This is an experimental structure of RNA from Mesorhizobium loti, with 50 nucleotides shown. It is bound to 7-DEAZAGUANINE (7DG). The structure was determined by X-ray diffraction at 2.9 A resolution and released in 2023. Rfam match: THF-II riboswitch (folE RNA). Rfam links the family to the GO term regulation of gene expression. The PDB entry is titled "The THF-II riboswitch bound to 7DG". Crystallisation conditions: 100mM sodium citrate pH6.5, 1.5-2.5M Ammonium Sulfate. The organism belongs to Mesorhizobium, within Bacteria. The 2023 paper behind the entry is "Structural insights into translation regulation by the THF-II riboswitch".
[PDB]
RNA sequence: GGCGUGGUCCGUUCAACUCGUUCCUCGAAAGAGGAACUACGGGAGACGCC
Numbered sequence: 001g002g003c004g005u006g007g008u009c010c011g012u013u014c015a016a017c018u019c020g021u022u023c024c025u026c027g028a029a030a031g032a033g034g035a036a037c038u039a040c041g042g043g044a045g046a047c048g049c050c
Stems, first nucleotide, its partner, number of pairs: 001050005008043005020037007
Other pairs, nucleotide, nucleotide, family: 006045cWH007044cWW012015cHS015040cWS016039cHS027029tHS027030tHS
């Protein structure tokens, strides 16, 4: 320097991902707001391997 594994914290709005997917709220609609799941991109640290 790389890889794997765990957990930890930061980011997505305006990057991939079918608007990523599903759902909820407000609305006459256009539109606005929210959640979950998944996914992605990172900081620090632990253990195994190279």